[PDB]
RNA sequence: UGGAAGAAAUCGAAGAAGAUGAAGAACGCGAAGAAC
RNA sequence: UGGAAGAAAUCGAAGAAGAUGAAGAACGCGAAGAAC
RNA sequence: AUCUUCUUCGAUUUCUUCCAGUUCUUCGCGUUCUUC
RNA sequence: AUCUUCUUCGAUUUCUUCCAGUUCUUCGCGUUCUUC
Numbered sequence: 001u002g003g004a005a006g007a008a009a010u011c012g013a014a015g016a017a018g019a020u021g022a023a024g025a026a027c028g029c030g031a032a033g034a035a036c
Numbered sequence: 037u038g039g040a041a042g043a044a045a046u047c048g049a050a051g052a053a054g055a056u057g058a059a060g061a062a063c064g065c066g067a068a069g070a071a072c
Numbered sequence: 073a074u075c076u077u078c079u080u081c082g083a084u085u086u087c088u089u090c091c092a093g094u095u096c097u098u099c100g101c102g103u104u105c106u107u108c
Numbered sequence: 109a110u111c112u113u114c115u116u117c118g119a120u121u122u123c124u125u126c127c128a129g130u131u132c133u134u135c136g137c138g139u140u141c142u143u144c
Base pairs, nucleotide, nucleotide: 001092003090004089005088006087007086008085009084010083011082012081013080014079015078016077017076018075019074020073021108022107024141025140026139027138028137029136030135031134032133033132034131035130036129037128038127039126040125041124042123043122044121045120046119047118048117049116050115051114052113053112054111055110056109057144058143059106060105061104062103063102064101065100066099067098068097069096070095071094072093
């Protein structure tokens, strides 16, 4: 001067499960209006 | 005035599999440069 | 997106052991992965 | 993104057949789902 490993606190990233609401897509159905 | 089914052609939306070619994210390896 | 939880991992700091030229930016190759 | 194969389904036209009050837009409710 720098590096790794073990412990602990704080913070961030990713992955995954669970829950909301939200853009988009497919789809069943109730109501209102218009037209055929 | 209108509905549906069977057949053919044309077109398109969604869903599944596969492709290469990107966008974003995590990450292994190598190369070059810089600094202490 | 917001949030609970699990796991891996980067950063700051402290205790402890080992400790060795180290680290960062750019770039080539390569792997896994997915609306917010 | 975009290309091919597969599947379901909407539209337009033609052919065949059966048949009915019907079609569409907007709003609301319910369900499944994804990078491009």